[PDB]
Context: one part of a larger RNA, bound to proteins that are not shown
C1' cells in the first nucleotide's frame, strides 16, 4: 500500500 | 510456499485482509444506535 | 424465532369513545311534600363516529408488481376550507321497563308500554337522460362549463341540543342539519423508457388480432356478447 | 418471435 | 458488502 | 410500494373491504356435550410445544 | 406506565 | 382508551471511551521481579442530594482501602518466537 | 523428560523407523 | 488483548473473464477447404 | 454467401447522434466537509 | 442539530455550435470489377 | 495483347 | 475421344535334362504329364522409369508417356 | 486433337 | 465509378 | 472434400485384411 | 500350411477370399500439419531460383547466350 | 541476417 | 524476423 | 477491422 | 471461430 | 444415415500435479  | 538432481516457463492448489451465521475456551465498568 | 415448520397453539392482555342527541333503574339531599318538583352521583339501553389506520410476516408473482418521466377533456371522495342558497306540513314502530318462559349450554319465543339528532311520507329546491337554438368562461385544443325552448325519470334538510339576559315576551353568544360550485387529502385506470439465468425449450396463439353495433363499470377499453375480417 | 417468442427454474421491486 | 478504480456480490430489521 | 391471514371459492354492511381480533360453503386437524347440538386457526404483545447448528419477560 | 410522540372520540376539561 | 409508542428485565449483537494502579531509594539475572517509605481512588463497599409517571442507571459530594479485577491461540518453512 | 512407521500432527509444503528444534508434558519466547 | 481460536459463506488475492485489461507453432485452444 | 459489425478522397445542405448554457424533477433517512449540543467521542 | 456538497449517471420544455458519425444532393479514381 | 503452367473433363 | 511404351502372368511350339525356389539358418511349394533357362507366336489386366529440379499449377483434398 | 476454369506482366483503354 | 472486409444461420 | 467402408451392375494381371 | 520360440492367436516363408480397377449412388472421416482464419499501411541488409516486361553486349542469326534493374511467385 | 518480439526452441 | 510468431 |  | 488445472470423457441421458 | 457410424454433449465422484523449453 495499484504489494506478494 | 509447492512439479526438477538443478533451471526458465505454462496453470492450479494453499497461505497472508475485510465483512455476515453457528460454536470452543475466558470475562471489571459505562455510554450510544435503525440488533 | 428471517434460512428448517406460511407448522401447531393453553392462559392473559392488543378499540373505543360521547350525559351538550334520548327515555329509564338506583342512591344523597333542599323546597314543600299524602302526591310531588328541583338539584347532585353512578349503571345499562336506544342513538352517532370510529373499528378499512395502526400492528405482523414474505408464501405467492418474471407482472405495468416496482423505480422515473408524463396523461386522465375518460373516473371516485365521509371528515376538512371558502363562497352561494334552504329549513314548510304530516305519520310509525321498537329496545331499555312490567309478565311469562324454552335450553346442558351457545343461544332465543310470547304478551303490555314508551322516546329522540331513530325510521317513513307530501311539497320545494335540486339530479340524471335525449332533441332544437344562441355563442359568456377555462385552455394548446371542448363529447366540458353558462342562457333560451321541449318529454321524461329520479327526488333533500334536524331550527335539534347547550348557556345567560328576558316576570314574562325575545334576543345574544356556543355546537350543530340539507343542497349546489370549486379546493385539499386518500385513491382508481392508462403510457413511453430502466432493471435475472437456460436452445439437451423452435415454433406459439383461435376471444387469440383488429373493425362495425351494443351491455355493464364510478370511469376508458374483448372487460363480457352478436356479427364482419385473418390478423398479432 | 433467433435483436430469443413460448415454455421451464429461481426470487417480493427500490432507496441502499 | 467489498475493491486503487473499471467492477463483482447481496438486498430480513430502518423508510 | 406490493401482496397475505390453515388451503380453494363467495357475498352483507359502509365513503372506503369481498374485512388479520366480522359473515356462507367445501377439505383438513382441534375442542365442550346431559349426545339432541354447539365452538376454535398468535404471519399482534408476552409465553407454551415442534423442527433444528440456529434466535429472550406470560414486566 | 398512558407523563412525552401521535391517533380514534368528545364543546371541553377528559 | 391504546402490548402504537414510551420506560425498565435477559443476551460476548454493532459503534465509541476507560480498568485490572503510581511515584522515590536499594538489590538481582537489571526488560522484570523483589525490599523499604509514600501517593491516589477511574473501577468496589456503605451513605445524601439530583434525576424518573414511580423506580433502576447516569450525574455532584462523604466514610473506608491496593484494596476487587487476564485470557485466547502460537512456538520447522510461508511468518513473529527455542538447536533446552 | 516421555515414545519409538507406534501414537499422533499435518489449510499447502512435510515430521515421526531408539541422539524428534515439527508428536505428549514442562521452563523459557512470540502476536 | 476483554478477548481469542474453529466451521461454511461473499469480495480481494486474480490480467484465473480481461472495456480499461489475457491467450490460441511445439504448453488447453484457428473450423479439413471455400 | 444471407442478417450483423467495420468501411477510400472533395463541395454544398440538415440538425439525429456529439458538444455548450438554461428552466422542471429525481422524497426523507444513508455518504463527506466545517460549526455548533450531550465531559470529548459514537450520537 | 444547523449550514455546503454529493447520491438515485436517469428523465423531460427551451436556446447555441458545426469538427466527426448519421441523413439529401453534386463531383471523383487511388480499393474492387470488367476488357 | 504477347506469353507460362503434372488445373478439369 | 483416340494412339503407344517397356514390365508382369498364362496357353500353343522348337530346343535341353536335373534341379528349381527360399531364409539368419532350414522346410512347405513347383519339377520325369519335362520344370527352372533360351528362342517363335497368341491374350489379358494394372501403371506410366531416366529427364525431374526447398521445380509448375489448384481453396483444399490432390495433379506426371504423346 | 477437341472443349474449359483461374492467375502473373504490358495499359494516359472501360 | 466505393460497386468493398470478415461473416451467425445457410450452400458446395 | 485421401484411403477405408456399404447398395447395385461389370472385371480380376500383380499385390493382399480374414484363412 | 512351413518354421522361430518356454508359449507365438506375431514379426520370417509358400499360397490365398474380400478389396485395389470401370459405371450410378451413400457415408463425410486423417498428424486431412505450415500442428500458424482472412482483408489494408508500415519497419536494414545480403544472396539463389520460376513467370513477364525494359536496357546494354554478344551470337552458329536460334522461340538462342551473358550482365543491370522492375512487378508477382518460390528458398537460406 | 539487422531493429524488435520470445520461456526458449526460435 | 518484408512470404514476422514486429508495431497498427 | 471481422 | 475456439480456451479457461489433470482424469470421469469425446462416456451417460436427449435431439437430428 | 441402408448399415458402419457423423455432429451436439452433462454430473456424481477422484486427483497436486499433469503439461512445455533447455542444462
Nucleotide at each position: 500500500a495499484u504489494u506478494c | 510456499g509447492g512439479u526438477u538432481g538443478a533451471u526458465c516457463c505454462u496453470g492450479c492448489c494453499g497461505g497472508a485482509g475485510g465483512c455476515c451465521a453457528c460454536u470452543g475456551c475466558u470475562a471489571u465498568g459505562g455510554g450510544g444506535g435503525u440488533c | 424465532g428471517a434460512c428448517u415448520a406460511a407448522g401447531c397453539c393453553a392462559u392473559g392482555c392488543g378499540a373505543g369513545u360521547c350525559a351538550a342527541g334520548g327515555g329509564g333503574g338506583c342512591g344523597u339531599c333542599c323546597c314543600u311534600u299524602c302526591u310531588g318538583g328541583g338539584a347532585c352521583g353512578c349503571c345499562a339501553c336506544c342513538g352517532g363516529c370510529g373499528g378499512a389506520c395502526g400492528g405482523c410476516u414474505c408464501a405467492g408473482u418474471a407482472a405495468c408488481a416496482c423505480g422515473u418521466c408524463g396523461g386522465u377533456a375518460a373516473c371516485c371522495u365521509a371528515c376538512c376550507c371558502u363562497c352561494g342558497g334552504g329549513a314548510g306540513g304530516g305519520g310509525g314502530a321498537u329496545a331499555a321497563c312490567c309478565c311469562c318462559g324454552g335450553g346442558a349450554a351457545a343461544c332465543u319465543g310470547g304478551g303490555g308500554c314508551u322516546a329522540a339528532u331513530c325510521c317513513c311520507c307530501c311539497a320545494u329546491a335540486g339530479g340524471c337522460c335525449u332533441g332544437g337554438g344562441g355563442u359568456a368562461c377555462u385552455g394548446g385544443a371542448a363529447g366540458g362549463u353558462c342562457c333560451c325552448c321541449a318529454g321524461g325519470c329520479c327526488g333533500a334538510a334536524a331550527g335539534g341540543g347547550a348557556g345567560c339576559c328576558g316576570u314574562a315576551a325575545g334576543g345574544c353568544u356556543c355546537c350543530g342539519c340539507c343542497c349546489g360550485a370549486g379546493g385539499a387529502u386518500g385513491g382508481g385506470c392508462c403510457g413511453g423508457c430502466g432493471g435475472c439465468c437456460g436452445a439437451u425449450u423452435a415454433g406459439g396463439u383461435a376471444g387469440u388480432u383488429g373493425g362495425u353495433g351494443g351491455g355493464g363499470u364510478a370511469a376508458c377499453g374483448g372487460c363480457c356478447c352478436a356479427c364482419c375480417a385473418a390478423g398479432c | 418471435g433467433a435483436a430469443g417468442a413460448u415454455c421451464g427454474g429461481u426470487a417480493c421491486g427500490g432507496g441502499c | 458488502g467489498u475493491g486503487a478504480g473499471a467492477g463483482c456480490g447481496g438486498g430480513a430489521g430502518c423508510c | 410500494g406490493g401482496a397475505g391471514a390453515u388451503g380453494g371459492a363467495c357475498a352483507c354492511u359502509g365513503a372506503g373491504a369481498c374485512a388479520c381480533g366480522g359473515g356462507u360453503c367445501c377439505a383438513g386437524g382441534c375442542c365442550c356435550u346431559a349426545c339432541g347440538g354447539g365452538g376454535c386457526g398468535c404471519a399482534g404483545c408476552a409465553g407454551g410445544c415442534g423442527c433444528g447448528a440456529a434466535a429472550c419477560c406470560u414486566c | 406506565g398512558c407523563a412525552a410522540u401521535g391517533c380514534g372520540g368528545g364543546a371541553a376539561a377528559c | 382508551g391504546c402490548g402504537a409508542c414510551g420506560g425498565g428485565g435477559g443476551g460476548a449483537c454493532c459503534c465509541c471511551c476507560a480498568g485490572u494502579g503510581c511515584c522515590g531509594u536499594g538489590c538481582c539475572u537489571c526488560u522484570g521481579g523483589c525490599a523499604c517509605g509514600g501517593c491516589u481512588u477511574u473501577u468496589c463497599c456503605g451513605g445524601a442530594g439530583u434525576g424518573u409517571a414511580a423506580a433502576a442507571a447516569g450525574c455532584u459530594c462523604c466514610g473506608g482501602g491496593a484494596a476487587u479485577a487476564a485470557g485466547g491461540g502460537c512456538u520447522g518453512g510461508g511468518c513473529a518466537a527455542g538447536g533446552c | 523428560g516421555g515414545u519409538g512407521g507406534c501414537a499422533g500432527c499435518c489449510g499447502c509444503c512435510g515430521c515421526g523407523g531408539u541422539a524428534a528444534u515439527a508428536c505428549c508434558g514442562g521452563c523459557g519466547g512470540c502476536c | 488483548g476483554a478477548g481469542u481460536g474453529g466451521u461454511g459463506g461473499c469480495c480481494a488475492c486474480u490480467a484465473u473473464u480481461a472495456u480499461u485489461g489475457g491467450g490460441c507453432c511445439u504448453a488447453a485452444a484457428g473450423c479439413g477447404g471455400c | 454467401g444471407u442478417a450483423g459489425c467495420c468501411g477510400g478522397g472533395c463541395c454544398c445542405g440538415u440538425a439525429a447522434g456529439u458538444c455548450c448554457c438554461u428552466g422542471g424533477c429525481g422524497a426523507a433517512a444513508u455518504c463527506c466537509c466545517a460549526c455548533g449540543g450531550c465531559u470529548c467521542a459514537a450520537c | 442539530g444547523u449550514g455546503g456538497g454529493g447520491c438515485u449517471c436517469g428523465c423531460u420544455g427551451g436556446g447555441g455550435a458545426u469538427a466527426c458519425u448519421g441523413c439529401g444532393g453534386g463531383c471523383c479514381u487511388u480499393g474492387g470489377g470488367a476488357c | 495483347g504477347g506469353g507460362a503452367g503434372a488445373g478439369g473433363c | 475421344g483416340g494412339g503407344g511404351g517397356u514390365a508382369c502372368c498364362c496357353c500353343c511350339g522348337g530346343g535341353g535334362u536335373a534341379g528349381g525356389g527360399g531364409u539368419g539358418a532350414a522346410a512347405u511349394c513347383c519339377u520325369a504329364u519335362a520344370a527352372u533357362c533360351c528362342c517363335g507366336g497368341g491374350g489379358g489386366g494394372a501403371c506410366c522409369g531416366c529427364c525431374a529440379g526447398u521445380g509448375g499449377c489448384g481453396a483444399a483434398g490432390g495433379c506426371g508417356c504423346c | 486433337g477437341g472443349c474449359u476454369g483461374g492467375a502473373a506482366c504490358g495499359g494516359g483503354u472501360c | 465509378g466505393a460497386c468493398g472486409g470478415u461473416g451467425a444461420g445457410g450452400g458446395c | 472434400g485421401a484411403a477405408g467402408g456399404c447398395c447395385a451392375g461389370g472385371g480380376g494381371a500383380g499385390c493382399g485384411a480374414a484363412c | 500350411g512351413g518354421a522361430u520360440u518356454a508359449g507365438a492367436u506375431a514379426c520370417c516363408c509358400g499360397g490365398g477370399u474380400a478389396g485395389u480397377c470401370c459405371u450410378g449412388g451413400c457415408u463425410g472421416u486423417a498428424a486431412a500439419g505450415g500442428a500458424u482464419g482472412c482483408g489494408g499501411g508500415c519497419u536494414a541488409g545480403g544472396u539463389g531460383u520460376c513467370g513477364g516486361g525494359c536496357g546494354a553486349g554478344c551470337u552458329u542469326c536460334g522461340a538462342g547466350c551473358u550482365c543491370g534493374c522492375c512487378c508477382g511467385g518460390u528458398g537460406c | 541476417g539487422u531493429a524488435g518480439g520470445g520461456a526458449a526452441g526460435c | 524476423g518484408u512470404u514476422a510468431a514486429g508495431c497498427c | 477491422g471481422c | 471461430g475456439c480456451c479457461u488445472g489433470g482424469g470421469g470423457a469425446g462416456u451417460a441421458c436427449g435431439g437430428c | 444415415g441402408c448399415a458402419a457410424g457423423g455432429c451436439u454433449g452433462a454430473a456424481a465422484c477422484u486427483u497436486a500435479a499433469a503439461g512445455g523449453a533447455a542444462u